[PDB]
Solved structure of RNA (RNASE P RNA RIBOZYME, P4 DOMAIN), 27 nucleotides shown.
Schmitz and Tinoco Jr. published it in RNA in 2000: "Solution structure and metal-ion binding of the P4 element from bacterial RNase P RNA".
The entry is an ensemble of 12 models.
Released in 2000, the model rests on solution-state NMR data.
On the sample the depositors note: synthesized from DNA oligonucleotide template by T7 RNA polymerase.
It comes from the structure "SOLUTION STRUCTURE OF THE RNASE P RNA (M1 RNA) P4 STEM C70U MUTANT OLIGORIBONUCLEOTIDE COMPLEXED WITH COBALT (III) HEXAMINE,NMR, ENSEMBLE OF 12 STRUCTURES".
RNA sequence: GGAAGUUCGGUCUUCGGACCGGCUUCC
Numbered sequence: 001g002g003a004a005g006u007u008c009g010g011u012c013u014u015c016g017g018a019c020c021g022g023c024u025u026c027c
Stems, first nucleotide, its partner, number of pairs: 002026005008021005
């Protein structure tokens, strides 16, 4: 002090990823 997972429910949807929410990890 950001991001990531879950990818979880739904949305937009390139069929990605992201988007609000509960929980934890990495320096």